[PDB]
RNA sequence: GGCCAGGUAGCUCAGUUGGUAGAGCACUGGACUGAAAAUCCAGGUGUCGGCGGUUCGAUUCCGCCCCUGGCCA
Numbered sequence: 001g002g003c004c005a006g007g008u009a010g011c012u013c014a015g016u017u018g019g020u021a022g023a024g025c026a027c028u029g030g031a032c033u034g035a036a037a038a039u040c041c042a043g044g045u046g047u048c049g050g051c052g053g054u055u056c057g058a059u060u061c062c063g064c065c066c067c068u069g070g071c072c073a
Base pairs, nucleotide, nucleotide: 001072002071003070004069005068006067007066019056027043028042029041030040031039049065050064051063052062053061
Other pairs, nucleotide, nucleotide, family: 009010cHS012024cWS015048tWW018055tWS018057cWS021046tWS032038tWW033035tHS054058tWH
């Protein structure tokens, strides 16, 4: 320098025509139990990597850059 994929809660992961960001686990509380595990119920103010554009509205569409990794036969 060229191509390609990832960036989202403390970690790790869903989100195919756009329409108020959820699930599991972990964490806390309670019900239960002599006690505990187990089981059941409850608790998200996340500058969706950053800056802009199109739309009434962008995690998803488009442009420009940051970072991580893979490749350069």